[PDB]
Background: An RNA with a sequence from Dengue virus 1: 40 nucleotides with solved positions. It comes from the structure "DENV1 SLA three-way junction RNA (DenvSLAsh)". It was solved by solution NMR. The entry is an ensemble of 10 models.
Parts: sequence; C1' cells; structure tokens
RNA sequence: GGACGUGGACCGACUUCGGUCGGAAGGAAACUUAACGUCC
Repeated sequence: GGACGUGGACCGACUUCGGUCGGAAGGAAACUUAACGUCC
C1' cells in the first nucleotide's frame, strides 16, 4: 500500500457524561466515516 470482517460518536454544546441536540462530507428516508481486527 491492497483486500476482507465488525451495527452505532469524529467534532462541539448540555445533563450525573446516561441521553439528546448542533456542526462537517453524501443524503434527509437513513445509513456511513473518522475506529478496530484479520489476511496478503
């Protein structure tokens, strides 16, 4: 460098850092990344 596998946060804000919202790329019906593992 390439291939394969795995369902969700990479950044900011808030709460008990649970959850929610906002922002960026594609699209708004959502999913994905940015991560990790394996193989060559």